[PDB]
């Protein structure tokens, strides 16, 4: 933050639809949404909704508990395909040739300048705990 | 704010598209945008563009012209129709009805308030000049 319950406060009145919540089917397969050690996309697959009941006026605050996001810590953990790299680091090259960039609108194209291109190495991610804050 | 000219200043260099300027075409209809006295929306008349050459390297500051456009202000200028109103002033008639609206996620009713419904009359655009500032 949000859900449930309460407890207090507030508001023209009803219904119903929505939207939520719980419960009880179904899930070969199909659809919506999600997930997953750098990100995209497709594949696989996993979770959640899909249906059907019932119940909830709404809005602000406090409490409690659960779930969602965040610091922190502790544990424990990489499915295939293709496309594309990022940051620290180190260490080569850099006749020259690729890319990228300055920059007057905007794209080519030259010229000059710069940082990149090869190699090592190393870093991201989620999941349950546990304390704190939304 | 757009050209030009012009100072005097910035700046890799060419090309093209873009943009502007002008010339000259074509316009039966088509498209865009526009004008008729508060708006959407149609027909019928209008005006600018459409296409085709030719020119201009950008910005910034003066300065001067020009066109242009902004606020003000003189003087003129009603196409025809369909529906919707909007704001002011006056009748008319408001116990009621009915719309709108407080309004509340929606959509619907019910209660209470406020405006409203019918007419007459006002509302702005352009052209040209003038004035000043992009």
């Nucleotide at each position: 933050g949000g859900a449930u319950a309460u407890u207090c406060g507030a508001c023209g009145g009803a219904g119903g639809c929505a939207c939520c919540c719980a419960g009880g089917a179904a899930c070969u397969a199909c659809c919506g949404u999600u997930g997953a050690a750098g990100c995209u996309c497709g594949c696989a697959c996993g979770a959640c909704g899909g249906c059907c009941u019932g119940g909830g006026g709404u809005c602000g605050a406090g409490u409690a508990u659960c779930c969602c996001g965040g610091u922190a810590u502790u544990u424990g953990u990489c499915g295939c395909g293709a496309g594309c790299a990022c940051u620290g680091a180190g260490g080569a090259a850099c006749u020259a040739c690729u890319g990228c960039u300055g920059a007057a609108g905007c794209c080519u194209c030259c010229a000059c300048g710069g940082c990149a291109g090869c190699c090592u190495c190393a870093g991201g991610a989620c999941a349950a705990g546990u304390a704190c804050c939304g």

Method: X-ray crystallography, resolution 3.07 angstrom. The entry became public in 2021. Solved structure of RNA (RNA nano bracelet), 268 nucleotides shown. It comes from the structure "Crystal structures of artificially designed homomeric RNA nanoarchitectures". Liu et al. published it in Sci Adv in 2021: "Structures of artificially designed discrete RNA nanoarchitectures at near-atomic resolution".